[PDB]
Context: bound to proteins that are not shown
RNA sequence: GCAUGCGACCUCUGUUUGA
RNA sequence: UCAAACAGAGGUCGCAUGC
Numbered sequence: 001g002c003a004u005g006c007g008a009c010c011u012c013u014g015u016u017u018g019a
Numbered sequence: 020u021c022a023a024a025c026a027g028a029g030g031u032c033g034c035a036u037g038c
Stems, first nucleotide, its partner, number of pairs: 001038012014025004
Other pairs, nucleotide, nucleotide, family: 013026cWW018021cWW
C1' cells in the first nucleotide's frame, strides 16, 4: 500500500407500538 | 410531527488480522 473480519458512527426507505 | 422498536439499501471512521 491493498484485502478482510470485527466494532463505532451516520443516512435514506419502509413496518411496529406509543404520544 | 415527536418518541420508541424491528427490518431492508448506503456513507464514513477506528481496531485487529491477512497478503
Keywords: RNA BINDING PROTEIN-RNA COMPLEX, SUPERFAMILY 2 RNA HELICASE, ATP AND DSRNA BINDING, ANTIVIRAL SIGNALLING PATHWAY.
The RNA has 38 modelled nucleotides.
Protein in the same entry: RETINOIC ACID INDUCIBLE PROTEIN I.
The structure was determined by X-ray diffraction at 3.7 angstrom resolution and released in 2011.
Kowalinski et al. published it in Cell(Cambridge,Mass.) in 2011: "Structural Basis for the Activation of Innate Immune Pattern Recognition Receptor Rig-I by Viral RNA".
The depositors describe the entry as "Structure of duck RIG-I helicase domain bound to 19-mer dsRNA and ATP transition state analogue".
Crystals were grown from: 12 MG/ML, 1.2 TIMES MOLAR RATIO OF 19-MER DSRNA, 4 MM ADP, 2 MM ALF3 AND 0.1 M HEPES PH 7.5, 5% (V/V) ISO-PROPANOL AND 10% (W/V) PEG 4000.